[PDB]
RNA sequence: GGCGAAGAACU
RNA sequence: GGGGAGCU
Numbered sequence: 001g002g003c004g005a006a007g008a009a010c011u
Numbered sequence: 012g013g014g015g016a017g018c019u
Base pairs, nucleotide, nucleotide: 001019002018003017010013011012
C1' cells in the first nucleotide's frame, strides 16, 4: 500500500 | 453451507 462486515483466516 | 476479523 492492496483486500476484508456487500463477511478475512479456517472449514 | 459453517464461521466471525483478520488476510496480504
HMKT-7 with a sequence from Haloarcula marismortui: 19 nucleotides with solved positions. Released in 2016, the model rests on X-ray diffraction data to a resolution of 2.75 A. Crystals were grown from: 3.5 M NA FORMATE, 0.1 M NA ACETATE (PH 4.6). The depositors describe the entry as "The structure of a quasi-cyclic six k-turn duplex RNA species". Keywords: RNA, KINK TURN, RNA MOTIF, NANO-STRUCTURE, NANOTECHNOLOGY.